[PDB]
Context: bound to proteins that are not shown
RNA sequence: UUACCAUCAACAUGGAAACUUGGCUC
RNA sequence: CAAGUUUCCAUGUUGAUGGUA
Numbered sequence: 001u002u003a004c005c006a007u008c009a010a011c012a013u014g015g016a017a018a019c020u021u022g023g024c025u026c
Numbered sequence: 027c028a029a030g031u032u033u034c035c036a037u038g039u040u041g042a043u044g045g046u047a
Base pairs, nucleotide, nucleotide: 004045005044006043007042008041009040010039011038012037013036014035015034016033017032018031019030020029021028022027
Other pairs, nucleotide, nucleotide, family: 003046cWW003047cWS
């Protein structure tokens, strides 16, 4: 941290589907 | 209601070189 523009790689986050586990109440 | 698993996906950021420069 030098103009953006690919591509490669990596990390992290979020939504949906059900499953399992746990939690005060039937 | 919370957490985890598996599926579908979706999203940014970083690092690197090739280009006009």

An RNA from Homo sapiens: 47 nucleotides with solved positions. Lineage of the source: Eukaryota > Tetrapoda > Mammalia > Primates > Homo. It comes from the structure "Cryo-EM Structure of MILI-piRNA-target (22-nt, bilobed)". Primary citation: Li et al., Nature (2025), "Structural insights into RNA cleavage by PIWI Argonaute". The reconstruction used 122,269 particles. The structure was determined by cryo-electron microscopy at 3.2 angstrom resolution and released in 2024. Protein in the same entry: Piwi-like protein 2.